[PDB]
Solved structure of RNA, 27 nucleotides shown. Crystallisation conditions: Lithium Sulfate, Sodium Cacodylate, Magnesium Chloride, Jeffamine, pH 6, VAPOR DIFFUSION, HANGING DROP, temperature 295K.
RNA sequence: GACGCAGAGAUGGUC
RNA sequence: GACCGGAGUGUC
Repeated sequence: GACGCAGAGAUGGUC
Repeated sequence: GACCGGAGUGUC
RNA backbone atom coordinates (compact mmCIF):
# COMPACT_ATOMS: atom_id res chain seq x y z
O5' G A 1 0.60 4.01 1.08
C5' G A 1 -0.61 3.24 1.15
C4' G A 1 -0.71 2.25 0.00
C3' G A 1 -1.97 1.37 0.00
O3' G A 1 -2.90 1.86 -0.97
C1' G A 1 0.00 0.00 0.00
P A A 2 -4.44 1.40 -0.93
O5' A A 2 -4.48 0.03 -1.75
C5' A A 2 -5.16 -1.10 -1.23
C4' A A 2 -4.85 -2.36 -2.02
C3' A A 2 -5.70 -3.57 -1.63
O3' A A 2 -6.94 -3.50 -2.39
C1' A A 2 -3.41 -4.13 -1.41
P C A 3 -7.75 -4.84 -2.84
O5' C A 3 -8.47 -5.41 -1.53
C5' C A 3 -7.73 -5.90 -0.41
C4' C A 3 -7.18 -7.29 -0.68
C3' C A 3 -7.75 -8.40 0.21
O3' C A 3 -8.79 -9.07 -0.52
C1' C A 3 -5.40 -8.26 0.55
P G A 4 -9.25 -10.57 -0.12
O5' G A 4 -8.54 -10.88 1.27
C5' G A 4 -9.26 -10.84 2.50
C4' G A 4 -8.69 -11.84 3.48
C3' G A 4 -9.40 -11.90 4.83
O3' G A 4 -10.43 -12.90 4.79
C1' G A 4 -7.09 -11.50 5.18
P C A 5 -11.88 -12.64 5.47
O5' C A 5 -11.64 -12.96 7.01
C5' C A 5 -11.10 -11.96 7.84
C4' C A 5 -10.56 -12.53 9.13
C3' C A 5 -11.28 -12.01 10.37
O3' C A 5 -12.22 -12.96 10.84
C1' C A 5 -9.00 -11.36 10.45
P A A 6 -13.67 -12.47 11.32
O5' A A 6 -13.34 -11.52 12.55
C5' A A 6 -13.22 -10.13 12.36
C4' A A 6 -12.65 -9.47 13.59
C3' A A 6 -13.37 -8.19 13.98
O3' A A 6 -14.41 -8.42 14.90
C1' A A 6 -11.15 -7.67 13.58
P G A 7 -15.91 -8.01 14.52
O5' G A 7 -16.54 -7.67 15.94
C5' G A 7 -15.98 -6.65 16.75
C4' G A 7 -17.02 -6.16 17.71
C3' G A 7 -18.08 -5.25 17.11
O3' G A 7 -19.28 -5.26 17.90
C1' G A 7 -16.86 -4.01 18.61
P A A 8 -20.70 -5.62 17.24
O5' A A 8 -21.17 -6.89 18.04
C5' A A 8 -20.21 -7.80 18.52
C4' A A 8 -20.51 -9.18 18.04
C3' A A 8 -19.50 -9.79 17.09
O3' A A 8 -19.56 -11.18 17.18
C1' A A 8 -21.47 -9.60 15.96
P G A 9 -18.29 -11.99 17.63
O5' G A 9 -17.12 -10.92 17.52
C5' G A 9 -16.78 -10.14 18.65
C4' G A 9 -15.31 -9.87 18.67
C3' G A 9 -14.52 -10.59 19.74
O3' G A 9 -13.14 -10.54 19.40
C1' G A 9 -14.99 -8.36 20.40
P A A 10 -12.07 -11.49 20.14
O5' A A 10 -10.98 -11.73 18.99
C5' A A 10 -11.38 -11.90 17.63
C4' A A 10 -10.41 -11.22 16.68
C3' A A 10 -8.96 -11.39 17.04
O3' A A 10 -8.49 -12.65 16.55
C1' A A 10 -9.38 -9.10 16.58
P U A 11 -7.86 -13.76 17.56
O5' U A 11 -6.50 -14.15 16.83
C5' U A 11 -5.25 -13.88 17.43
C4' U A 11 -4.72 -12.53 16.99
C3' U A 11 -3.56 -12.02 17.81
O3' U A 11 -2.37 -12.78 17.61
C1' U A 11 -4.97 -10.22 17.39
P G A 12 -1.90 -13.83 18.74
O5' G A 12 -1.76 -12.96 20.07
C5' G A 12 -1.35 -11.59 20.02
C4' G A 12 -1.32 -10.99 21.41
C3' G A 12 -1.20 -11.93 22.60
O3' G A 12 0.15 -12.24 22.92
C1' G A 12 -3.09 -10.58 22.90
P G A 13 0.53 -13.67 23.57
O5' G A 13 0.35 -13.43 25.14
C5' G A 13 -0.91 -13.59 25.71
C4' G A 13 -1.05 -12.82 27.00
C3' G A 13 -1.37 -13.65 28.25
O3' G A 13 -0.28 -13.75 29.16
C1' G A 13 -3.25 -12.38 27.66
P U A 14 0.25 -15.21 29.62
O5' U A 14 -0.58 -15.58 30.93
C5' U A 14 -1.39 -14.62 31.60
C4' U A 14 -2.40 -15.33 32.48
C3' U A 14 -2.21 -16.83 32.67
O3' U A 14 -1.41 -17.07 33.80
C1' U A 14 -4.44 -16.38 32.02
P C A 15 -1.07 -18.57 34.23
O5' C A 15 -2.40 -19.10 34.93
C5' C A 15 -2.80 -20.44 34.71
C4' C A 15 -4.23 -20.70 35.15
C3' C A 15 -4.60 -22.19 35.16
O3' C A 15 -4.54 -22.71 36.48
C1' C A 15 -6.04 -21.03 33.67
O5' G B 1 -13.46 -23.44 22.24
C5' G B 1 -13.24 -24.83 22.57
C4' G B 1 -13.64 -25.09 24.01
C3' G B 1 -13.93 -23.84 24.84
O3' G B 1 -15.31 -23.54 24.89
C1' G B 1 -12.18 -25.03 25.84
P A B 2 -15.78 -22.02 25.06
O5' A B 2 -15.44 -21.64 26.57
C5' A B 2 -16.13 -22.24 27.67
C4' A B 2 -15.63 -21.67 29.00
C3' A B 2 -15.46 -20.15 29.10
O3' A B 2 -16.64 -19.44 29.46
C1' A B 2 -13.47 -21.14 29.79
P C B 3 -16.75 -17.87 29.11
O5' C B 3 -15.60 -17.19 29.99
C5' C B 3 -15.66 -17.22 31.42
C4' C B 3 -14.41 -16.62 32.02
C3' C B 3 -14.02 -15.22 31.56
O3' C B 3 -14.74 -14.21 32.24
C1' C B 3 -12.12 -16.59 31.48
P C B 4 -14.89 -12.75 31.58
O5' C B 4 -13.44 -12.11 31.67
C5' C B 4 -12.67 -12.13 32.88
C4' C B 4 -11.34 -11.43 32.69
C3' C B 4 -11.38 -10.11 31.93
O3' C B 4 -11.56 -9.02 32.83
C1' C B 4 -9.72 -11.52 31.01
P G B 5 -12.06 -7.60 32.27
O5' G B 5 -11.10 -7.28 31.04
C5' G B 5 -9.93 -6.49 31.19
C4' G B 5 -9.19 -6.42 29.88
C3' G B 5 -9.87 -5.61 28.78
O3' G B 5 -9.49 -4.26 28.77
C1' G B 5 -9.18 -7.72 27.93
P G B 6 -10.40 -3.15 29.47
O5' G B 6 -10.12 -1.86 28.60
C5' G B 6 -10.89 -1.57 27.44
C4' G B 6 -10.08 -1.81 26.19
C3' G B 6 -10.65 -1.12 24.96
O3' G B 6 -9.63 -0.80 24.01
C1' G B 6 -10.95 -3.47 24.77
P A B 7 -8.91 0.63 24.07
O5' A B 7 -7.98 0.63 22.80
C5' A B 7 -8.52 0.82 21.51
C4' A B 7 -7.59 0.24 20.48
C3' A B 7 -7.83 0.74 19.06
O3' A B 7 -6.66 0.66 18.27
C1' A B 7 -8.37 -1.54 19.18
P G B 8 -5.50 1.75 18.40
O5' G B 8 -4.61 1.36 17.14
C5' G B 8 -5.03 0.30 16.27
C4' G B 8 -4.99 -1.04 16.99
C3' G B 8 -4.03 -2.09 16.43
O3' G B 8 -2.84 -2.18 17.21
C1' G B 8 -6.24 -2.91 16.31
P U B 9 -1.41 -2.40 16.50
O5' U B 9 -1.49 -3.84 15.84
C5' U B 9 -1.54 -4.99 16.65
C4' U B 9 -2.19 -6.11 15.90
C3' U B 9 -1.28 -6.81 14.90
O3' U B 9 -0.59 -7.86 15.57
C1' U B 9 -3.46 -6.40 13.98
P G B 10 0.98 -8.06 15.35
O5' G B 10 1.03 -9.35 14.41
C5' G B 10 0.70 -9.23 13.03
C4' G B 10 0.11 -10.53 12.50
C3' G B 10 0.83 -11.10 11.26
O3' G B 10 1.72 -12.17 11.64
C1' G B 10 -1.42 -10.61 10.71
P U B 11 3.20 -12.28 10.99
O5' U B 11 2.94 -12.79 9.51
C5' U B 11 2.79 -11.85 8.46
C4' U B 11 2.25 -12.51 7.20
C3' U B 11 3.02 -12.20 5.91
O3' U B 11 4.02 -13.17 5.59
C1' U B 11 0.79 -11.51 5.63
P C B 12 5.29 -12.77 4.67
O5' C B 12 4.65 -11.99 3.42
C5' C B 12 4.18 -12.69 2.25
C4' C B 12 4.42 -11.85 1.01
C3' C B 12 5.81 -11.20 0.87
O3' C B 12 6.74 -11.97 0.08
C1' C B 12 4.12 -9.53 0.70

It comes from the structure "Joint X-ray and NMR Refinement of Yeast L30e-mRNA complex". Protein in the same entry: Maltose-binding periplasmic protein and 60S ribosomal protein L30. Chao and Williamson published it in Structure in 2004: "Joint X-Ray and NMR Refinement of the Yeast L30e-mRNA Complex". Released in 2004, the model rests on X-ray crystallography data to a resolution of 3.24 angstrom.